[PDB]
The PDB entry is titled "Core of mammalian 80S pre-ribosome in complex with tRNAs fitted to a 9.8A cryo-EM map: classic PRE state 1". An RNA structure (60S ribosomal RNA fragment) from Oryctolagus cuniculus, in which 50 nucleotides are resolved. The entry has 8 different proteins, among them Ribosomal protein L10, Ribosomal protein L36a and Ribosomal protein S23. It was solved by cryo-electron microscopy to 9.8 angstroms.
Context: bound to proteins that are not shown
RNA sequence: GAAUGAUUAGAGGUUCCGGGGUCGAAAUGACCUUGACCUAUUCUCAAACU
Repeated sequence: GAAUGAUUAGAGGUUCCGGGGUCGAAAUGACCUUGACCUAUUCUCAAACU
């Protein structure tokens, strides 16, 4: 682990658009590494939020 608007951090996607690789290589099925939104979590805030 309430609305909104901020901000920590990794987790799970039996998840989608691409930059790296792979049997790889031109509608390559299939997995793949960073982002891209969920999902149960974590961290800390508000005069002009609750």

The 2011 paper behind the entry is "Structure and dynamics of the Mammalian ribosomal pretranslocation complex". Taxonomically the source falls in Oryctolagus (Eukaryota, Bilateria, Gnathostomata, Leporidae).